[PDB]
FMN riboswitch: 109 nucleotides with solved positions.
It is bound to flavin mononucleotide (FMN).
It comes from the structure "Crystal structure of the FMN riboswitch bound to FMN, split RNA".
Released in 2009, the model rests on X-ray diffraction data to a resolution of 3.05 A.
Crystals were grown from: 0.1 MES-Na pH 6.5 10% PEG 4000 0.1 M MgCl2, VAPOR DIFFUSION, HANGING DROP, temperature 293K.
Sample source: In vitro transcribed RNA from Fusobacterium nucleatum impX gene.
RNA sequence: GCUUUGAUUUGGUGAAAUUCCAAAACCGACAGUAGAGUCUGGAUGAGAGAAGAUUC
RNA sequence: GGAUCUUCGGGGCAGGGUGAAAUUCCCGACCGGUGGUAUAGUCCACGAAAGCU
Ligand code: FMN
Numbered sequence: 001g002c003u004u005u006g007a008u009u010u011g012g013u014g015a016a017a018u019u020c021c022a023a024a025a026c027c028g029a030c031a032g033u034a035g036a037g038u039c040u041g042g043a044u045g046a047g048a049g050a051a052g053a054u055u056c
Numbered sequence: 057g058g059a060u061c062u063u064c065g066g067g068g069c070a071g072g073g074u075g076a077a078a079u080u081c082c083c084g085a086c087c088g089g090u091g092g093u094a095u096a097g098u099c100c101a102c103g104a105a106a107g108c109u
Base pairs, nucleotide, nucleotide: 001108002107003106008024009023010022011021012020025098026097027088028087030041031040032039037086038085049064050063051062052061054059055058056057071083072082073081089102090101091100092099
C1' cells in the first nucleotide's frame, strides 16, 4: 500500500437526526470443541485512536 | 502547528429443552471499539483477522 471485511426500516419532533424519541427488525473474523457475536486460544498482543507531559 | 515522552484504549448467554457429550444445536437472554456528522453496532471512514505486495 492494495485485496477481502457484517447488519435498519417505519412513524414523530426539528432548520438540520438511517444518530434524538416511539416501535419493529437486523448484524457479528480466525483457531479449538457437539456446529460459538458471548466459553477456551493467539493476547501480560497489536491497533484505530483519546488524553497528558516536554521542547522549539 | 513541528520535534520528542507518559498513561489510557471491547462488551456479552441469566433461566431453560435435547443429548453421552452443546454457554456452540433449539427456546430464550445478553453485548455494542475508533474518527466523521444533530447524539450512530447497521450512514461515510478506520482498526483487529486473513491474503497480496
Ligand atoms: N476479535 C478478537 O478478539 N480478536 C481479533 O483478532 C479479531 N479480529 C477480527 C477481524 C475481523 C475482520 C472481524 C470482522 C472481527 C474480528 N474480531 C476479532 C471481532 C471483533 O472484535 C468484533 O467483536 C466483531 O467484529 C463485531 O464487532 P462489534 O463492535 O460488536 O460490531
Ions in the entry include potassium and magnesium.